Annotation: This is an experimental structure of RNA (tRNA) with a sequence from Thermotoga maritima MSB8, with 71 nucleotides shown. Crystallisation conditions: sodium acetate trihydrate, ammonium phosphate monobasic, PEG 20000. The entry also contains tRNA (guanine-N(1)-)-methyltransferase, not shown here. The structure was determined by X-ray crystallography at 2.9 angstrom resolution and released in 2015. An Rfam search finds the family "tRNA" in it. Primary citation: Ito et al., Proc.Natl.Acad.Sci.USA (2015), "Structural basis for methyl-donor-dependent and sequence-specific binding to tRNA substrates by knotted methyltransferase TrmD". Entry title: Crystal Structure of H. influenzae TrmD in complex with sinefungin and tRNA variant (G36U). The entry is indexed under MTase, SPOUT, tRNA, TRANSFERASE-RNA complex.
RNA sequence: UGGGAGGUCGUCUAACGGUAGGACGGCGGACUCUUGAUCCGCUGGUGGAGGUUCGAGUCCUCCCCUCCCAG
Numbered sequence: 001u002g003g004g005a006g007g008u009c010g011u012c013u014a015a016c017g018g019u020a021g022g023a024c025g026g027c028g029g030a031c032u033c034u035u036g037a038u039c040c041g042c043u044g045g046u047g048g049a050g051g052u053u054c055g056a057g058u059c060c061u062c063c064c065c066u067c068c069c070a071g
Base pairs, nucleotide, nucleotide: 002069003068004067005066006065007064010024011023012022013021018054025043026042027041028040029039030038047063048062049061050060051059
């Protein structure tokens, strides 16, 4: 690195401009089992600057990264 679209725990998925939750995963624990079963904690996120606003995951600008469309 041309024209559209989009960024939230590791993944999937929520949150009116008002304290970011759930599921799975990973770690660990109970079941009291041979449990290929089921529960329970812990861990962890808004890509980055600015700006608007009493407050921003959300709105605006820029930067970066990502998907889609002819390199």